Context: bound to proteins that are not shown
RNA sequence: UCCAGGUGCACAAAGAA
DNA sequence: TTCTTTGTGCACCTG
Numbered sequence: 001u002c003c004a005g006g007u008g009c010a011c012a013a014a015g016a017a
Numbered sequence: 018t019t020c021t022t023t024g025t026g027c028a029c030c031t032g
Stems, first nucleotide, its partner, number of pairs: 003032015
């Protein structure tokens, strides 16, 4: 130097409960 | 008000 997987945490918009 | 979907970003992990 690259790549795929994961662990999360934040965020916002929208469209519902 | 609160929750639940779609995104986004970001900082770590596994080889």
Overview
An RNA structure with a sequence from Tribolium castaneum, together with DNA, in which 32 nucleotides are resolved. NCBI's taxonomy places the organism under Eukaryota, Endopterygota, Aparaglossata, Tenebrionoidea, Tribolium. The PDB entry is titled "Binary complex of TERT (telomerase reverse transcriptase) with RNA/telomeric DNA hybrid". Released in 2022, the model rests on X-ray crystallography data to a resolution of 2.73 A.